Solved structure of RNA (RNA HAMMERHEAD RIBOZYME), 41 nucleotides shown. The depositors describe the entry as "INHIBITION OF THE HAMMERHEAD RIBOZYME CLEAVAGE REACTION BY SITE-SPECIFIC BINDING OF TB(III)". The 1998 paper behind the entry is "Inhibition of the hammerhead ribozyme cleavage reaction by site-specific binding of Tb". Method: X-ray crystallography, resolution 2.9 A. The entry became public in 1997.

[PDB]
RNA sequence: GGCCGAAACUCGUAAGAGUCACCAC
RNA sequence: GUGGUCUGAUGAGGCC
Numbered sequence: 001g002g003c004c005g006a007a008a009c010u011c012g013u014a015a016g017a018g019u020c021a022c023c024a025c
Numbered sequence: 026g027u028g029g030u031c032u033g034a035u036g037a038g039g040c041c
Base pairs, nucleotide, nucleotide: 001041002040003039004038009018010017011016021030022029023028024027025026
Other pairs, nucleotide, nucleotide, family: 005036tWS005037tHS006036tHS007035cWS008019cWW012014tHS020031cWW020032cHS032034tHS
C1' cells in the first nucleotide's frame, strides 16, 4: 500500500444495505 | 505518509 473485517454509526418494520469532507507538516 | 479537524459517513483485528 491492497484485501478481509469484530464493533459503532446512518437507512430499513425486517431481511439486509451503505460510507463525508478539511487542514498542517 | 505522519499528525490534527469534520460528517451519519466507520475499522479493533487480521491476511497478503